[PDB]
Context: one part of a larger RNA, bound to proteins that are not shown
RNA sequence: GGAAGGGCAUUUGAUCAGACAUGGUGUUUUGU
RNA sequence: AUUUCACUGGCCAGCAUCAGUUUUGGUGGCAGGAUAAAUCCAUAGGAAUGUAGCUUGCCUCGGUAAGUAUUAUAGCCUGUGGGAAUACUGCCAGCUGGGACUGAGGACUGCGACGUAAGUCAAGGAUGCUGGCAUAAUGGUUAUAUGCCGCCCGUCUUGAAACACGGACCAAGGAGUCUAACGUCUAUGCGAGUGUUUGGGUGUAAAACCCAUACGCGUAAUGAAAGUGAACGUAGGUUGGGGCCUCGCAAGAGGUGCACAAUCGACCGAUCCUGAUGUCUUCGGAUGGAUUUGAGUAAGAGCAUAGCUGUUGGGACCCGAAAGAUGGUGAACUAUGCCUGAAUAGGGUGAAGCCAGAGGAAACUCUGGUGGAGGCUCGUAGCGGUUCUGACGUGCAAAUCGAUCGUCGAAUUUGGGUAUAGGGGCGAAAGACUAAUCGAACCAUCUAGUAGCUGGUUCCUGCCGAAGUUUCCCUCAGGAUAGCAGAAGCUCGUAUCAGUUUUAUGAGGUAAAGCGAAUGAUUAGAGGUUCCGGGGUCGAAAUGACCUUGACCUAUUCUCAAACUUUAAAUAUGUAAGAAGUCCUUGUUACUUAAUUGAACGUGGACAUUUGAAUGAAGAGCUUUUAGUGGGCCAUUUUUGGUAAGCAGAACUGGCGAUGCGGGAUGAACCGAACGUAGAGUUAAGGUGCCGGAAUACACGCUCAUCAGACACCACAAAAGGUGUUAGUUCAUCUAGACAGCCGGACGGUGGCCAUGGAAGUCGGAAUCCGCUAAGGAGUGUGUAACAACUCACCGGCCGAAUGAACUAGCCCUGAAAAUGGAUGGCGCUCAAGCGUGUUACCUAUACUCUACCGUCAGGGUUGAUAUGAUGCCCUGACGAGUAGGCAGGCGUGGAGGUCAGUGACGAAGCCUAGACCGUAAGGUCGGGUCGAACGGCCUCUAGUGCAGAUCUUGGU
Numbered sequence: 001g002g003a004a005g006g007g008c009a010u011u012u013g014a015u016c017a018g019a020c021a022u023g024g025u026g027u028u029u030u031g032u
Numbered sequence: 033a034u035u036u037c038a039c040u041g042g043c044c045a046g047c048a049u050c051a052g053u054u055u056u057g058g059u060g061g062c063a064g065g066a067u068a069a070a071u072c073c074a075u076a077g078g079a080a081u082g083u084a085g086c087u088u089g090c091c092u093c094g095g096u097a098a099g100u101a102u103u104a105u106a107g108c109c110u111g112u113g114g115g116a117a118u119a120c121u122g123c124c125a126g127c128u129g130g131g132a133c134u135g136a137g138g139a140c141u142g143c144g145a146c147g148u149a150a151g152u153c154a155a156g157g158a159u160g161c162u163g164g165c166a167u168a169a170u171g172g173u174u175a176u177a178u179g180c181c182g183c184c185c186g187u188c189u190u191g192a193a194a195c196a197c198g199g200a201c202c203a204a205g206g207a208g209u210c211u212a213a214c215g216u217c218u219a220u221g222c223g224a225g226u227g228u229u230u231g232g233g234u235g236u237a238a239a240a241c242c243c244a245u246a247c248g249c250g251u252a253a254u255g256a257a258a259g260u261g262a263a264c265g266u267a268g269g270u271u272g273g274g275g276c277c278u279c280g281c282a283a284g285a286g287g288u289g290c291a292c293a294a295u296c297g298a299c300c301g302a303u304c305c306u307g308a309u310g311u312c313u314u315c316g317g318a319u320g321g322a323u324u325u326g327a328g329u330a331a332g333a334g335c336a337u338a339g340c341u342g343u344u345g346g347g348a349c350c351c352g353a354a355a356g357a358u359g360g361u362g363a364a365c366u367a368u369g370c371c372u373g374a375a376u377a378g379g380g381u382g383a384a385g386c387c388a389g390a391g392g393a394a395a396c397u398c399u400g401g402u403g404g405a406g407g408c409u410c411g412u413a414g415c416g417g418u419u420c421u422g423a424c425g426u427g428c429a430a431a432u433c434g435a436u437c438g439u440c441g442a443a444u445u446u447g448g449g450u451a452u453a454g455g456g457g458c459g460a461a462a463g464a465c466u467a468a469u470c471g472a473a474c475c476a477u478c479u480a481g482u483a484g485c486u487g488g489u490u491c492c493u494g495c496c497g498a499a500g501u502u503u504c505c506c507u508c509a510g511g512a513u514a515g516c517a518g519a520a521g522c523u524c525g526u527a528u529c530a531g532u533u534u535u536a537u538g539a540g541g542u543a544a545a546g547c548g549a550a551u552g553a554u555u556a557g558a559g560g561u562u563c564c565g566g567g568g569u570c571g572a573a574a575u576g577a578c579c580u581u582g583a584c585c586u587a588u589u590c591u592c593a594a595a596c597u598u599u600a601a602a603u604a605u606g607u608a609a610g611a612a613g614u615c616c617u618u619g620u621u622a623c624u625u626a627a628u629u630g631a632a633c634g635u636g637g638a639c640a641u642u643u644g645a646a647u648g649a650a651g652a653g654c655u656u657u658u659a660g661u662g663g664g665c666c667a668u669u670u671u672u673g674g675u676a677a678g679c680a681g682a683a684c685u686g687g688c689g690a691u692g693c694g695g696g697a698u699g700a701a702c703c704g705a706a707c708g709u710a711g712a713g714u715u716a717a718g719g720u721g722c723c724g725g726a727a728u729a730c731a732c733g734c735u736c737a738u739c740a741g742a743c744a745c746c747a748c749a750a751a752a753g754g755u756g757u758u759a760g761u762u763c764a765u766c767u768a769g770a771c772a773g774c775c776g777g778a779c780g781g782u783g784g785c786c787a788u789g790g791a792a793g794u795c796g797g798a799a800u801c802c803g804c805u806a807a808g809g810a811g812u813g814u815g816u817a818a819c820a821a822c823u824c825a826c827c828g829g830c831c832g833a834a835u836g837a838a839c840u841a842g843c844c845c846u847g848a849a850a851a852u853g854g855a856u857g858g859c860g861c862u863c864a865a866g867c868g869u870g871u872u873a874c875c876u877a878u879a880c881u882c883u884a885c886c887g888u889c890a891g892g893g894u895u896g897a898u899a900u901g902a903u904g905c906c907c908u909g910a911c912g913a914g915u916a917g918g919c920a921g922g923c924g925u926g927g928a929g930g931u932c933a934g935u936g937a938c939g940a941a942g943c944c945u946a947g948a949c950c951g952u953a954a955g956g957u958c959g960g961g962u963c964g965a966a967c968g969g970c971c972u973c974u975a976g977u978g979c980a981g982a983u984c985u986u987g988g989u
Base pairs, nucleotide, nucleotide: 006181007180008179009178010177012175013174014173015172016171042165043164044163045162046161047160048159049158050135051134052133053132054131055130056129057128058127059126060124061123062122063121064120072114073113074112075111076110077109078108085100086099087098088097089096144153145152146151184199185198186197187196200989201988202987203986204985205984210346211345212344213343214342215341217339218338219337220336221335222334225249226248227247231243232242233241253260254259268296269295270294271293272292275288276287277286278285279284298329299328300326301325302324303322304321305320310315349488350487352485356478357477358476359475360474361473367452368451369450370449371448372447373446374445375444378410379409380408381406385402386401387400388399389398390397391396414439415438416437419435420434422433423432454470456466457465491922492921493920494919495918496917501514503512504511505510515661516660517658518657519656520655521654522653523652524651529648530647532646533645534609535608536607537606538605544599545597546596551593552592553591556588558586559585560584561583565581566580567579568578569577570576613639614638615637616636618634619633620632621631623630664688665687666686667685669683670682672680673679693704694703695702708885709884710883711882712881713880714879718875719874720873721859722858723857727872729871730870732868733867734866741861752846753845754844756843757842758841759840760839761838762837763836764835765834773830774829775828776827777826779803780802781801785797786796809824813822814821886912887911888910889909890908891907892906893905894904923978925975926974927973928972929971930970931969932968934967935966942962943961944960945959947958948957949956950955
Other pairs, nucleotide, nucleotide, family: 011176cWW017168tHH017170cWW020041cSS021022cHS022040tWS024039cWW024040cWW026037cWS027035cWS027036cSS028037cWS029035cWS030031tSS030034cWW031034cHS032033cSS065119tWH068118tWH069117tWH070116tWH071115cWW079107cWW080102tWH080103cWH080106tWW082083cHS082101tWS083104cWH084101tWS091094cWS091095cWS103106cWH136157tHS143155cWS147149tHS147150tHS153154tSS188192tWH189191tHS190700cWS206979tWS206982tHS207488tSS207979tWH208489cWS209348tWS216340cWW223333tSS224250tWS224332tHS228243cHS230244cWW234240cWW235239tHS252261tSS254301tSS255257tHS255258tHS259301tWS262328tWS265268cSS265297tWS273291tHS274289tHS280282tHS280283tHS306319cWW307317tSS307318tHS308317tHS309316tHS311314cWW346348tHS351486cWW353482tWH354481tWW355479cWW362454tWH362467tHS363366tWS363452tWH363457tWS367458tSS376442cWW377411tHS382404tSS382405tHS383404tHS384403tHS392394tHS392395tHS413440tHS417418cHS417436cWS418436cWW424427cSS424429cWS428432cWS453456cSS454473tHS455472tHS458464cWW459462tWS492953cSS497916tHS498915tWH499661tSS499690tHH500689tHS502513cWW507510tWS525526cWS527651tWS539604cWW540603cWW541542cHS541600tWS542601tWH543600tWS546549cHS547593tWH549597cWS550596cWS555589cWW557587cWW563575cWS571574tHS610613cSS610644cHS617635cWW624629cWW625627tHS659917cSS660916cSS665701tWS668684cWW671681cWS674676tHS674677tHS687701cSS688700cSS691706cWH696745tWS698747tWH702744cWS704716cSS715877tWH717876tWS719726tWS720726cSS725875cSS728865cWH731869cWW735864tWW736862tWS737862tWW740864tWH742860cWW750848tHH751847tHS766833tWS767833tHS769832tWS769833tHS770832tHS777807tSS778825tHS781782cHS782810cWH784798cWW784810tHS788790tHS790817tSS792818cHS793811cSS793813cWH793822tWH794814cWH794821tWH799810tWS804808tWW805807tHS806827cSS808825cWS811812cHS812823cWW812824cWS814822cWW815820tWS815821cWS816818tHS853854cHS856859cHH860865tWS864866cHS898899tSS914915cHS922954tSS924977cWS936965tWS937965tWS939964tWS939965tHS940964tHS940966tSS941963tWS
C1' cells in the first nucleotide's frame, strides 16, 4: 500500500464542564 | 460585632463483615443391588497354552524334542459355602476453601432465630475501616490508530447491492385542501320539543345584545291509490337479569326487578277471507279469522352547534396523454395557374428547300455542293443531386464540404406582381408540399379535458397489527361483497367457554388387501361336450372313424385395476358428559285419541357442592364504524400434467413476504431462536490444527487415491467391474500329512452296447459296471483315417500346516470428456486435521435464569390535617419483533385573543461555532464571534404549517 464514509470498545493527541466554600465546637480575631 | 476557623464534601481505589446470583474445589455421614459382582478364605470336581516327577532319543557332564503324569519343587478353571471391602447410582433441613457480578430500597410496622430475661442477630435490598488525589487524575467531546463487523438510498415487486428505474451538488418553493349534502362516534345546550342571525329592533357599528309570525326536522304509521289509523289486561305472560328491600353473624333464602337478550301473545295499516243491525236494493262493513305482509304501537327522544374519521359531486392529494370542439393567423419556405420582366460559351451530327453535273425512253434515280432542322448530341455558366454508403457527424452547417456525376435551347431556369387556406388548398401522385411543423399547419380558448396506468407524497416516540382468499361484474393491471385489522366502547364478573384429551356413540370407502368372491383384464396345462365347430389322414359315402386345432363347461394355476370390489385401517370428523337436569303429582287446549289416551307448555313438591370426566382459563358475552388487502412465494408430507425443470396446478401445516439475532463460508424461505436498555451466569443449532473463541482430547477399527476424502437443504454421478485391502456366508479337504512345486505309477475285463468307410476314453446316441487296488473316468484335454503316443483327476516319496471353490458387503480404484485461473471457505492434513462409532471436557445467540432501569397494560391503596399538583402520589405483577394500516402522547412553523406592568440600541431577530448542558427523540437552552431593530415564555384559536428524491420548479455552483 486498488475508494471513502459507519457501529461497539479502548489507546494516543487536542479540548472542556461540574463538584471542592459547606452550618460547625469555635473566636488562636481584626474593620469589633 | 465582622470574624479566628480543625473539618465539610468531590474523584479514584484497598481491606473486613454481610445479602442476592453464580462458578470451581476439599471433606464427612448415610441408603440401595446377587443386602453389588469381585478379591480373599474353606471345600468338591476338572482340564491344558501340562508344573514337578518319570520314560525315550540324541546331544557342548544339560538342556532340548515328544509320551506319560492332574499339583507334586508353578499354577489355573468350574461349582458350593463364609465374612468383608470397594465401585456405580441416589440422599443429607453435613461441614468448609477460593473467584466473579450486583448493593436496588431509605424513620418504624412483618415473619423469624438465639436468649430465663434484658437484649442481640446473617430476620421485609451495604455497611464499617483506611489510603491517595482534589486536579484534566476519573470523565465528556472530537481526530486518529487497532480488533471485529458494516453493499446505496428511495420505489415497484414473491424476490433489489443489483447487469431494474430516479438521484452531479446546494438554497428556496413543492403535494389529502375547501365547499354542498350526509353515516357512525364524541362534547355541549335545551328537551316533546328544538333551531335568535330570511327579516325586525338596537348598537361604542360587518361585532355584541334583543324579537314576532312562519318554516324545517321530531312527536304515527301503512298502502300503487282511494283510504284507514296504534291499551282485553297494573301497557300482557314466561325465562335470565344490575341494583334495592326483608331474614340471617356469614353462607345463603325470599320479595321487587330498570336497561337489555330470547320467546309466546295483544293492538294499527296492507292482502286474502266471513258478511250483523240496516237499506236511495246496491250502498254500508259490525263481528270473527288467516304456514301472509310493514322501514309500526306497546308511559315519547329528538333538535341544534362543534370535532376526528368515512362517503359522494366538485380541478378534488400533486404532476402527466394520443385526442375532441370554438374562433382566428399564415403561399416571405414550398405546390400549382395567371400577368409582366430577365438569363443560357464553344463544338459534333447534318433534316426539308435549292443549285450544278450524270444517267434514263419515261417514270425518276445517282454524284458533288448549298442550307442549317431537331422536346438531337459532347460540354461551360446555370439547374439538379448518382456514387464514394468519402469528409464532418457536441459540424462551417438542425443537411454542409470534396471528388465523381445527370442535364444544359427547352415539358428550361428565375425575379417581382397576383390567385388558391386547414377535413381546406395545391399535387407529371411521394401521403408529397402548405414558414426547420403535415396520414390534417399555426395561435388562443373550452382546459387544471379524462386516465382502472407510471412517478412522487415533508416531524418524533409509544401501543396494536394484516392480506394476496369467498361470491358477482365486457370481470382478468380495476371494483363491490365477505374475511383478516384498528378504534370507540357497552352489559356483566369466572361464566350459555377451548385449533386439547378421555369415556360413550355415530358416520366415511382412501392406504392396505382380494380375484380357486361379482365386473373387467389376463398366463398355462388337465378332464369332458359334439343332432353341437374347423383342418388334415383313413374312409364308396355316412348327424362316419382317427388325430390336431378352436370354442363352451368343470376342477385348478400365474398376474392386475384412478373412473373394480366382499372386507377394510391410521389420521382427520358429528354428538353427549345435567340446574335450560331428573323424578313425583295434576292444570290448559279449538291439536290428537275408542277413551284424561297422548302432544306441548305449566302449578306445587323432592334432589346442591364430586352438580355428575381431565386439563386450562389469560376475563366472558355483545355492538357500531372504518383502514389496508383482494399479483404471492418457499419447505416437509399427500398428490395431478409433464422425460424433466429453480416448470405448471391442488390438500394439511409451518414459514418468508412483514424479521433482525447465532449457525449453514456466501444466500428471503433450512437448523436454532424471535428482538426495550444494560450486568453476571448457562446453553441451543454449530464447532474446538491455524485463520477462529474452544481438546494437535481419549478409545476401537477402516482407507494411500499418477483426478483421495471431508457433513442435511446444497450445489450431482450410474450400470458394470478389480487375487487393492478388510470382514463375513455356504460348501468342501486337514499332523491318519491338506493346497503350490518337483518325481513315479495313472492298470485289466474291454476294441463295454448302438451307429460309421473309419472312430479302440476322447465325431455322436444311450448306459456308465466290475476286478486289482494305495490308486486310476466305460474318461480331462492334446491327439491319429482308425490306432499308437502325450497329459490329466486319482494315489503315492520330498514338504509339514492350513488351503480350494462359489457368493455377500465396507473403504479405495476403473468406468469419469469443456471451454479465463480456482476453490471440503482458505491454508493444509495421511496410526489425519479423512470415514464409521463411543465417551468426556470446552467455546458462544438479541434464547433461558437472577438483578437494575425505561415504557405499556392490569390489579389495588391513598381527601386527613400543612402546601401545592386526586389527570397526583404510592404498592404489586406481567409484558415489549414488525411492512401495509389504525390509534394515542408529544416536538417545530406563519398568523389571532389573553397573560407574564416578559426581553431589547448598556444590542432584538438572523447567521457561524470537531465549546457546554437537558430530552429516548422530534427538539430546547447557554457561552463566544458577527450584526443592527424588533422579538419571546405560558393558556387557547387558526392554517397556504415540517422535504432527499417526483427524467420536480426557479436560481446558483